Record summary: Solved structure of RNA (28S rRNA, nucleotides 2357 to 3864) from Oryctolagus cuniculus, 813 nucleotides shown. Released in 2024, the model rests on electron microscopy data to a resolution of 2.69 angstrom. Lewis et al. published it in Elife in 2024: "Structural analysis of the dynamic ribosome-translocon complex". Among the 47 different proteins in the entry, which are not shown, are Ribosomal protein L8, 60S ribosomal protein L39-like and 60S ribosomal protein L9. An Rfam search finds the family "Eukaryotic large subunit ribosomal RNA" in it. For this family Rfam cites "Crystal structure of the ribosome at 5.5 A resolution" (Yusupov et al., Science, 2001). The family is grouped with related families in Rfam's "LSU clan". Gene Ontology terms of the family: structural constituent of ribosome and ribosome. Lineage of the source: Eukaryota > Amniota > Mammalia > Glires > Oryctolagus.
Context: one part of a larger RNA, bound to proteins that are not shown
RNA sequence: GGUAGUAGCAAAUAUUCAAACGAGAACUUUGAAGGCCGAAGUGGAGAAGGGUUCCAUGUGAACAGCAGUUGAACAUGGGUCAGUCGGUCCUGAGAGAUGGGCGAGCGCCGUUCCGAAGGGACGGGCGAUGGCCUCCGUUGCCCUCAGCCGAUCGAAAGGGAGUCGGGUUCAGAUCCCCGAAUCCGGAGUGGCGGAGAUGGGCGCCGCGAGGCGUCCAGUGCGGUAACGCGACCGAUCCCGGAGAAGCCGGCGGGAGCCCCGGGGAGAGUUCUCUUUUCUUUGUGAAGGGCAGGGCGCCCUGGAAUGGGUUCGCCCCGAGAGAGGGGCCCGUGCCUUGGAAAGCGUCGCGGUUCCGGCGGCGUCCGGUGAGCUCUCGCUGGCCCUUGAAAAUCCGGGGGAGAGGGUGUAAAUCUCGCGCCGGGCCGUACCCAUAUCCGCAGCAGGUCUCCAAGGUGAACAGCCUCUGGCAUGUUGGAACAAUGUAGGUAAGGGAAGUCGGCAAGCCGGAUCCGUAACUUCGGGAUAAGGAUUGGCUCUAAGGGCUG
RNA sequence: GCAGCCGACUUAGAACUGGUGCGGACCAGGGGAAUCCGACUGUUUAAUUAAAACAAAGCAUCGCGAAGGCCCGCGGCGGGUGUUGACGCGAUGUGAUUUCUGCCCAGUGCUCUGAAUGUCAAAGUGAAGAAAUUCAAUGAAGCGCGGGUAAACGGCGGGAGUAACUAUGACUCUCUUAAGGUAGCCAAAUGCCUCGUCAUCUAAUUAGUGACGCGCAUGAAUGGAUGAACGAGAUUCCCACUGUCCCUACCUACUAUCCAGCGAAACC
Numbered sequence: 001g002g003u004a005g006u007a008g009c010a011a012a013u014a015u016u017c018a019a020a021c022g023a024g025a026a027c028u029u030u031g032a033a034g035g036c037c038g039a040a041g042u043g044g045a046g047a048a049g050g051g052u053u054c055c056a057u058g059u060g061a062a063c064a065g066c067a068g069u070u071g072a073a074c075a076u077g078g079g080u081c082a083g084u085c086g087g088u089c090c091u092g093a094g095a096g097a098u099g100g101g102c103g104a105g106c107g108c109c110g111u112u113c114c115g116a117a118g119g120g121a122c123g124g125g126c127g128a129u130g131g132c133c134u135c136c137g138u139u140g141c142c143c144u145c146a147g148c149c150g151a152u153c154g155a156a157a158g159g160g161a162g163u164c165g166g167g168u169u170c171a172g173a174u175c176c177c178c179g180a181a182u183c184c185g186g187a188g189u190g191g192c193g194g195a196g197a198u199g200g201g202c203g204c205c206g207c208g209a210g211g212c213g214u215c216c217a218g219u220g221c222g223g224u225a226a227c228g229c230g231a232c233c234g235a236u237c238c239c240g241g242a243g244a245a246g247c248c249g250g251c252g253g254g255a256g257c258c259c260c261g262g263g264g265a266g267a268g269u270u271c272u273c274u275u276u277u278c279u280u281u282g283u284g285a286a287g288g289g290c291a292g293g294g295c296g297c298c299c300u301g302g303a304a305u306g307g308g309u310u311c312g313c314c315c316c317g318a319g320a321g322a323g324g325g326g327c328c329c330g331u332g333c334c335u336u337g338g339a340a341a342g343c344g345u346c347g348c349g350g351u352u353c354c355g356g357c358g359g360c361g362u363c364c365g366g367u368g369a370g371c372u373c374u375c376g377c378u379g380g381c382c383c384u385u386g387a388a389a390a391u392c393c394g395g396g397g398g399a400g401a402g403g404g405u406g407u408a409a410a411u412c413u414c415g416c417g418c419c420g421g422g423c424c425g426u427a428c429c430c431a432u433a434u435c436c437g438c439a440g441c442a443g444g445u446c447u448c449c450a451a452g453g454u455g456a457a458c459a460g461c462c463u464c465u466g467g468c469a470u471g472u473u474g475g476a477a478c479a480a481u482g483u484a485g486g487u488a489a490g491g492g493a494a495g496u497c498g499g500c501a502a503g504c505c506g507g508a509u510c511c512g513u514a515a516c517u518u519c520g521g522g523a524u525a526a527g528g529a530u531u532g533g534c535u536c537u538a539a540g541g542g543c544u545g
Numbered sequence: 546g547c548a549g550c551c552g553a554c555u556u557a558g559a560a561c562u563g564g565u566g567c568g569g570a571c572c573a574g575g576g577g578a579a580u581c582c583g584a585c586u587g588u589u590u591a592a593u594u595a596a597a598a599c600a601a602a603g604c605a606u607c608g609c610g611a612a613g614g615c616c617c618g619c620g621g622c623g624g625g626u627g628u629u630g631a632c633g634c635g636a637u638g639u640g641a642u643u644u645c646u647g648c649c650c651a652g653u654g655c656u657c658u659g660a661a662u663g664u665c666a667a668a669g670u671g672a673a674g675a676a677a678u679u680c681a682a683u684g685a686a687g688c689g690c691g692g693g694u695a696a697a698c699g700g701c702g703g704g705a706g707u708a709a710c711u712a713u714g715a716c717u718c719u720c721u722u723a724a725g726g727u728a729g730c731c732a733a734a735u736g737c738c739u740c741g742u743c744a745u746c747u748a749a750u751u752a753g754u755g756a757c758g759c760g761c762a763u764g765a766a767u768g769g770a771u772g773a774a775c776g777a778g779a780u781u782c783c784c785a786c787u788g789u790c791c792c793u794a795c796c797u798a799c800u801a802u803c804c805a806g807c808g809a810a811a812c813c
Base pairs, nucleotide, nucleotide: 001813002812008807009806015033016032017031018030019029020028035468036467037466043449044448045447046446049429050428054078055077056076057075058074059073063071064070083182084181085425086424087423089159090158094153095152100109101108102107120145121144123143124142125141126140127139128138129137130136131135163180164179165178166177167176183421184420185419186418191416192415193414194412195411199216200215201214202213203212204211205210219401220229221228222227233400237396238395239394240393241392242391246381247380248379249378250377251376252375253374254373255372256371257370258368259366260365261364262363263281264280265279266278267277268276286336287335288334289333290332292329293328294327295326297325298324299323300322306316307315308314342362343361344360345359346358347357348356349354382386435444436443451463452462453461454460473805474804475803476802482799483798484797485796486795487794488793490791491790494789499786507531508530509529510528511527516521518641532562533561535559536558537557538556539555540554541551542550543549544548545547563567575784576783577782578781579780580779581778582776583775587599588598603639604638605637606636607635608634609633614626615625616624617623643770644769645768647701648700649699652698653697654694655693656692657691659690663688664687670681671680672679673678702720703719704718705717706716729763730760741757742756743755744754745753
Other pairs, nucleotide, nucleotide, family: 003811tWS004810tHH005006cHS005808tWS006809tWH007808tHS010799cSS011432tWW012471tHS014034tWS021025tWH022024tHS022069cWS025069tWS026473tWS027066tWW034469cWW035470cHS037042tSS038463tHS038465tHS039450tSS039464tWH041465tWW048430tHS048431cWW052080tWW053427cWH060071tHS061074tWS062073cWS065472cWS066473tWS071072tSS072433tHS078171tWS079080cWH082426tWH083162tSS086156cSS088160tHS090389cSS091155tWH091388cSS092154tHS093154tHS096151tHS097111tWH099110tHS101621cSS102620cSS103105tHS108620tWS112117tWW112150tHS117150cSS122144tHS155158tHS155387tWW157446tWS158387cWS159389tWS159390tWS161183cSS163174tSS164284cSS166355cWS168173tWH169171tHS180285tWS187417cWW188190cSS190191cHS194231tWS196410tHS197409tWH198218cSS198408tWH206208tHS206209tHS217405tWH218404tHS218406tWW223225tHS225298cSS226325tWS230231cHS230414cSS234398tWS234399tHS235398tHS236397tHS243390tHS244389tHH245388tWH250311cWS282341cWH283338tWS283339tWH284337tHS285337tHS291330tHS301321tHS302319tWS302320tHS303316tWS303317tWS303319tHS307320tSS309313tHS310312tHS312378tWS330332cHS339340cSS350352cWS382384tSS384386cSS402409cSS403408cWS429434tSS431445tWS437441tWS455457tHS455459tHS460571cSS480801tHS481800cWW488788tWS489792cWW492787tHS492789tHS493499tHS493500cWH493501cWW493787tWH495789cSS496498tHS503786cSS506568tWS512526tHS513525tHS514523tHH515522tHS517520tWS518520cHS532569cWS534560cWW566569cHS567569cSS568572cWS582597cSS584773tWS584774tWS585601tHS589596tWH602640tHS604696tWS610630tSS611629tWW613627tWW614634tSS639766cSS642771cWW645765tWS646766cWH649723cSS650697tWH659661cWS659662tHS662689cWS665684tWS665686tHS669682cWW674677tHS695698cHS700724tHS707715tHS708713tWH708714tHS714715cHS721725tWS722724tWS726727cHS726764tWS727765tWH728764tHS728769tWS729769tSS731758tWS732739cWH736737cHS736738tWS746752tWW747749tHS765768cSS788792cWS
């Protein structure tokens, strides 16, 4: 090349009207309708992967299996801001040097095993240097003391201090700005308070308040206790705690959401009715206080006629009931934060691209085996027992240090105050079009949040918030044959290898239920009846007195 | 033991009522009688097999007390079990429960005893020789020899006669192997002949079920027999249901169709 302008551009219900820009519109934008996804979403955010696809403007050559005024295409320029969010650190299963061993050798085994594996320290003694030269630092040596016992790597879901509210952009924000905080580290020229802390005896003076001189004490105090108070010395060493522990059930508390009854503010409907329907009606972290929850915590006392008590349990002379206390968490409420902000609504201004300025409001109650999250109590299961480490803390001991009554000292995990926190990541997609399947492929690919109605329900069906444009095109027809759905008189498996396929049954309540059995089942056996709407009746509770 | 004030959905009952319609859409088990297999839940051939296969608890064997068993590794004072120690670790078979698991050690394996003892390498010893070499004696394991062992692999006969009708033949004789197939079970997923024979199921049945059993070629952890529950396992029948069929028809959507745009390929 023919095939051939042919197969085809048919999975997931769907579009229509008007206007605009423009040469050009079924496909772009705006408005209006009609629909769909229907909180296990076609919504809002991430992990892995991508790597600029993100955002603005422009183009309409090529590409986006029709077109395009459009795009994740092309072109020109922008965009990722951190002590507090991650990495960074820890160790996990594991990986991996050295010593050693093996090995022709590149090397391999091995990870405490054939190793002189400590380069540290309170303190003490000898010196040297300096400075706010007073005396203290630093520094060298010696003495003394010393298990860690295994370099190192290994997690953007495990461990791991500490940041929240508001505003802001075309695109970034727990990072920027405003406000309010907080952890860690440092400063002894690290400052100021407070604590240690400041008492008693004796002798003088004084009416006394108190004042002088001496002599002694003082490393805090309260509670019967649990334990409390603002600190409240102390090393080597030792003990312990936290990090740090599965799965499932029940029940309770707190929240967010949903629901119910009223006040506002705005909107919808109003031919009739509807005091109506819809929307909306805030307060962060950190500190203080108070509810609430929990305690296998304390004191009194001593209990059988046993009592207390849960949905269940379960508890008591090893101390129950009953009284009175203590502690832990308080994510709840109040308060500072903070009304100054945010939001709703109404009304005014500007350059009018102002965190513009004003008024009003941001209110009062109820309820629940409700859903989601969380905190707690109690139980069940295991021939299953459900990490380690970094890191932080308390206690036991008492080596030491501190001053001699003051100009107080050592010291302080108390209250303020002072300085700093480097490095890397940060856009966007996250999937019927940003990832992998050669592609915008009906495939695959880890998560978080989760409204109303019906209903047992995270079922299916409808709707709100949010989103979309029917899935790589449209127009006109309505032949066969298909694919996917249905319905069929009379018969009822005669069809076929075979009841394949389709069909029947189906929820719930009440009744009823065989053979057989490993006594657990079989069992929704089988087989019946009932079920709507409306108007009533009865029963099932809480609080106050 | 009363009064008042608040409240949360529920259950039961009754009247009335509609053209008997009412779980009104949605959601939502057909049922029964049996046979085979496998106890079950679990797993599997990614992309033709989901099963009766695999696993499993249970059961039974086997090795091993650490200088060990089993295993890795080119190598070592190497490594896994093993952070272990027989109620353990390692290696097999069978496959819940119930009931039982018969006989055979000849074969092939495995295992145990060994100077008593045939064969038996190197080295070592003795003799001959000039030596090379030759010869001889000695004699590790292993094989031979002898025991054990089948929940090790496996195996588990033939002929003839015979009871007062016929038929069978309990009984007898005989050849015979290591036993000669026991309890069970069967035209079984295992039986050729074979569509076996009888009965039941139908109008009619190479199908199913129940019996029978000289079983070509059933059979005991190569497990036999069973049996509740369970199964997207195989099979038969019955009720119900139906367009599977008699015997087809009509309707809906998306195609095909025609148009505008766009547009391949297999093959020759």
The depositors describe the entry as "Structure of the rabbit 80S ribosome stalled on a 2-TMD rhodopsin intermediate in complex with Sec61-RAMP4".